[PDB]
C1' cells in the first nucleotide's frame, strides 16, 4: 500500500410490547 | 376502539470507528 470473515459499540430503520399523556363524534372506553 | 407525543423492553435489517484475524507484495 491490496481484498475479505468475525467481535464491541453508536445510529435511524421495519415491526411490536408496556407506563404516562393530549384535546377529540367522545350512545356506556 | 379513532389519534398525538414522552420514559421502559423484544424481534428483524443498515453504516461507521475500533478489537482484530486471514490473505496480496516485499
Nucleotide at each position: 500500500u491490496a481484498g475479505c470473515a468475525g467481535c464491541a459499540c453508536a445510529u435511524a430503520a421495519u415491526g411490536g410490547u408496556u407506563u404516562g399523556u393530549g384535546g377529540a363524534u367522545g350512545u356506556u372506553g | 376502539g379513532g389519534u398525538g407525543c414522552a420514559g421502559g423492553c423484544c424481534a428483524u435489517a443498515c453504516u461507521g470507528u475500533g478489537c482484530u484475524g486471514c490473505c496480496u507484495c516485499a
Source information
59-nt precursor of miR-15a: 55 nucleotides with solved positions. It was solved together with Endoribonuclease Dicer. Entry title: Mammalian Dicer in the 'pre-dicing state' with pre-miR-15a substrate. The reconstruction used 154,665 particles. The structure was determined by electron microscopy at 4.19 A resolution and released in 2022. Sample source: from Mus musculus.